[PDB]
Context: one part of a larger RNA, bound to proteins that are not shown
Molecule: 25S rRNA, nucleotides 1447 to 2358
Organism: Triticum aestivum
């Protein structure tokens, strides 16, 4: 290359209207409506692990298996304040290890006791 | 100096 | 001898506010605490090392070296029962909102109080003093307890996430301007 | 700027903590740091 | 003249972590993978109940969209009369099911079997009685 | 002044009423395994494994069982109601006969076999020869809830 | 060496074998109960029996039913058609 613009994009009930923005809106934002999770949640916070993904502004392409004006993408900046929260301190199962013992050496052995390396006034 | 030392 | 736990043990913090992004206790406001170190002023004791209470024990103080002894830390699983905090729930009052052809003194929302300090209270157990129990009694949902001292009477202590005051209404929240 | 932030009732209710009993084991359910108390009374104005 | 664990008063308090996710998109599964990954909090109604079903707080409509309802699928139902004749085989499905009252065999290691089996009832409304505290 | 529960009655509806949800199908027997537990992550959940109970074996620490190149170490912070090694598999009931074989074991006979070292005799010596000779083997006994046979 | 005792069987152990008799059915290579010179059962390589229990194996009965006679019909998502996107196996 043919296959082939084909196989396929069907779990988790569900969207609709008006407006705004924009070159472009089924998918962005606002309002309204209809629904779902149903509090051992699709809520609110942590430990591991990640490492900037957090926030703002901006947008060439790529990427977000349709699309995007949009972002957990990309670019430029910003952001983590402790005497009281933790680590740090103590010991657990356990690990290492002085001397000594073994071993060609790497290394393997901690109770085998070795003047135990110091503490008060 | 004196005392202690598992 | 050292290492070995951001779920074991463990010095000491609370409420309110604040950012685009933090702080579920680090920043701001206010209010505390712990550890360490120096130093006074006042108090307290000298019967050298305090008083009170029969007692349980109480009072902010109230000697001391080597040595020695105890406790806390400090602990399983299961089942009732009781208490406290928070939540839920019923009512009243006042504030605002929803419904309102009819009914509905109605439906909804909120009406808050931290650590820390002082005083009070004092559960369930435990302890003290008096007294001396059979005609046995007391008592739990269950037990169980008593001359090794019950019932009873009167007290001591213990804990609280209990009450009041301070903190603190000046905060926060809800309304009306 | 202003008003208010009040009064009750109830319970085999739910969550957490505490108390005090009972049961169970051929199972009896850490240690250390740290802190407190005590015995003694050498010594001292 | 020395003791004082008392009150009040004075000074000081190092280093490192701290954002964010914690999951149907921030971790692992080559991925923005229906998998896997330790915890705390936890409302109203029905009800025995953290069951299922509905709701409040909070959070979401993210799972490419539009047109049409052919066969065959996948998932879920019903079906007269018969009732396992189907099939290796009742596979699959259907029937049963909560609570209250009655009643319950053989066998047994005397503890069970047992919710054995087998029957009856259950709504709404208007009342009535009983069971308490101070 | 209060909270739920439980009984009873009348009335009443198209006999419907645990109205959704939720929520055992039952009986009569045979095989195997007692039961609860466990297992082949990704084709086997079982009758397999474990188990309580039963039985057997070794061992008194100078020990048994086991680890380690070595030094040393586990059981053991232990001591026969213990540690270690096996089989069977709750309870009830019962587990017959066989020790020739193969194993295991013994305090038994002692010489039948029988290493190195050591001993003796030859030889110039290397060497050779001979006697002595450990455990084990062999000989004898025990043992089947040893392997197994009937 | 001994010579299968107590028991138990066509057993998850029996070749012959779909063994023989009874029962269960209209009809049973199935089930159950007996029988036993058992190819080739048998006593902690445990034998026999057992209440309770089992996502264990098997037979029968009641109930129930689209398992079947004998198929029909209904709902959703696909498939189908469109815009966008868009592979692989294999040759």
């Nucleotide at each position: 290359g043919g296959u082939a613009g084909u196989a396929g994009c069907a779990a988790a009930u569900a969207u609709u209207c008006a407006a705004a923005u924009g070159a472009g809106a089924a998918c962005u934002u606002u309002g309204a409506a209809g629904g779902c999770c149903g509090a051992a949640g699709a809520g609110g916070a942590g430990a591991a692990a990640g490492g900037u993904u957090c926030c703002a502004u901006g947008u060439g392409a790529a990427c977000g298996g349709c699309a995007c004006u949009u972002g957990c993408a990309c670019a430029u900046g910003g952001g983590u304040a402790a005497g009281c929260c933790g680590a740090u301190c103590c010991u657990a199962a356990g690990g290492g290890a002085c001397g000594g013992g073994g071993u060609a050496a790497c290394c393997c052995c901690g109770g085998c006791a070795g003047a135990u390396a110091g503490c008060g006034c | 100096a004196c005392g202690c030392g598992c | 001898c050292c290492c070995g736990a951001a779920a074991g043990g463990g010095a000491a913090u609370c409420g309110g506010g604040u950012u685009a992004a933090g702080a579920u206790u680090u920043c701001c406001c206010g209010a505390g605490c712990c550890g360490g170190g120096a130093u006074g002023u006042g108090g307290c004791g000298g019967u050298u090392g305090a008083c009170g209470g029969c007692g349980a024990c109480g009072u902010u103080a109230g000697g001391a070296a080597g040595u020695c002894c105890g406790g806390a830390g400090a602990c399983g699983c299961c089942g009732g029962c009781g208490g406290g905090g928070g939540c839920c729930u019923c009512g009243g009052g006042a504030a605002g909102a929803g419904u309102u052809a009819u009914c509905u003194u109605u439906u909804c929302u909120g009406c808050u109080u931290a650590a820390c300090g002082g005083c009070c209270u004092g559960c369930c157990a435990a302890c003290c003093c008096u007294g001396g129990a059979a005609a046995c009694g007391g008592u739990u949902c269950a037990g169980c307890c008593g001359g090794a001292g019950g019932u009873a009477g009167g007290g001591u202590c213990c804990a609280g996430u209990g009450g009041c005051c301070g903190g603190a209404a000046g905060a926060g929240c809800a309304c009306c301007g | 700027g202003g008003u208010g932030u009040c009064c009750g009732g109830u319970g085999c209710g739910c969550c957490c903590c505490c108390g005090g009993c009972g049961g169970c084991c051929c199972a009896u359910g850490a240690a250390a740091a740290u802190c407190c108390g005590g015995a003694g009374g050498a010594c001292c104005g | 003249c020395c003791g004082u664990u008392c009150a009040c008063g004075c000074c000081c308090g190092g280093u490192c972590g701290u954002a964010c996710u914690c999951a149907u998109a921030a971790c692992c599964g080559c991925a923005u993978c229906a998998g896997g990954u330790c915890u705390c909090c936890a409302a109203g109604g029905u009800g025995a109940a953290c069951a299922g079903c509905c709701u409040c707080u909070g959070g979401c409509c993210a799972a490419u969209g539009g047109a049409a309802c052919a066969a065959u699928g996948u998932a879920g139902g019903c079906a007269a009369g018969g009732g396992a004749a189907g099939u290796c085989g009742g596979c699959a499905a259907a029937a049963c099911g909560g609570a209250u009252c009655c009643g319950u065999a053989a066998c047994u290691u005397c503890g069970g079997g047992a919710a054995a089996a087998g029957g009856a009832u259950u709504g709404g409304c208007u009342c009535u009685g009983a069971g308490g505290a101070c | 002044c209060g909270a739920c529960u439980c009984a009873g009655a009348a009335c009443u509806g198209g006999u419907a009423c645990g109205g959704a949800c939720a929520a055992g199908g039952g009986g009569a027997a045979u095989c195997c395994g007692a039961c609860u537990g466990u297992u082949u992550a990704a084709u086997u959940a079982a009758a397999a494994c474990a188990a309580a109970g039963c039985a057997u074996u070794g061992c008194g620490a100078u020990g048994g069982u086991c680890c380690u190149c070595g030094c040393g170490g586990a059981u053991g912070c232990u001591g026969a109601c213990g540690c270690a090694a096996u089989g069977u598999g709750a309870u009830u009931u019962c587990u017959g006969c066989c020790c020739a074989g193969u194993g295991c074991u013994c305090u038994g006979a002692a010489u039948g076999u029988c290493a190195a070292a050591g001993u003796g005799a030859a030889g110039a010596a290397a060497u050779u020869c001979a006697a002595c000779c450990a455990a084990g083997c062999g000989c004898g006994g025990g043992u089947a809830a040893a392997c197994g046979g009937c | 060496a001994a010579g299968g005792u107590a028991g138990c069987c066509a057993a998850a152990u029996g070749c012959c074998u779909c063994g023989u008799c009874a029962u269960c059915u209209a009809a049973u290579u199935a089930g159950u109960g007996a029988c036993g010179c058992g190819c080739a059962u048998g006593a902690a390589u445990g034998g026999a029996u057992u209440a309770a229990c089992g996502a264990g194996a098997u037979u029968c009965c009641c109930a129930c039913u689209g398992u079947c006679c004998c198929u029909g019909u209904c709902u959703a998502c696909u498939a189908u058609c469109c815009a966008g996107c868009g592979a692989a196996a294999c040759c």